Shown are 42 nucleotides from a PDB entry: RNA with a sequence from Homo sapiens. NMR data were recorded at pH 6.2 and 278 K.

C1' cells in the first nucleotide's frame, strides 16, 4: 500500500410503551448508516 475476514463503539431511522401543559422528556425493540480497533494474504 491494496485485497479479503473479525471485534467493538457511535450515530440515524422505523414500529411500540410510560409521562405530558402536546411544547418535551423517558423505557422497549427492529433495521440501517457510520466510525474505530484488529487479524488473514499478497
Nucleotide at each position: 500500500g491494496g485485497u479479503a475476514a473479525g471485534g467493538u463503539g457511535g450515530g440515524u431511522g422505523g414500529a411500540a410503551u410510560c409521562c405530558u401543559u402536546c411544547g418535551g422528556g423517558a423505557u422497549c425493540c427492529c433495521a440501517c448508516c457510520u466510525a474505530c480497533c484488529c487479524u488473514g494474504c499478497c